Molecule: DenvSLA RNA
Organism: Escherichia phage T7
RNA sequence: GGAGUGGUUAGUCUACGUUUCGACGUAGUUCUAACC
Numbered sequence: 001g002g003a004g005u006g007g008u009u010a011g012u013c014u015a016c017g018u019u020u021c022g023a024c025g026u027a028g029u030u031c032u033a034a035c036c
Stems, first nucleotide, its partner, number of pairs: 006036006014027006
C1' cells in the first nucleotide's frame, strides 16, 4: 500500500496464545445482514 457518514447487534474470515487439529480465549481488520 486498503476501506468506512456515525452508533448498536449478529454471522463469517485472519493473526496470536493454550491444546491430543477436536476445542477454548484474546487481539485486529475485512465482508454480509438487521436496527436507530